Annotation
Mango-III fluorescent aptamer: 38 nucleotides with solved positions. It was solved by X-ray diffraction to 2.8 angstrom. It is bound to YO3-biotin (YO3). Ions in the entry include magnesium and potassium. Entry title: Structure of the Mango-III fluorescent aptamer bound to YO3-Biotin. The entry is indexed under RNA, fluorescent, aptamer.
[PDB]
């Protein structure tokens, strides 16, 4: 770095943004953290 599983709304973050959803993400992918693996 990627993947799987899990957890979570602004006291994890960007409003010059990851954004079909202002929601923990649903109709897809998301973000962070945890665990495991490659």
């Nucleotide at each position: 770095g990627c993947u799987a599983c899990g957890a979570a709304g602004g006291a994890a973050g960007g409003a010059u943004u990851g954004g079909u959803a202002u929601g923990u993400g649903g109709u897809a992918u998301a973000u962070u953290c945890g665990u495991a693996g490659c």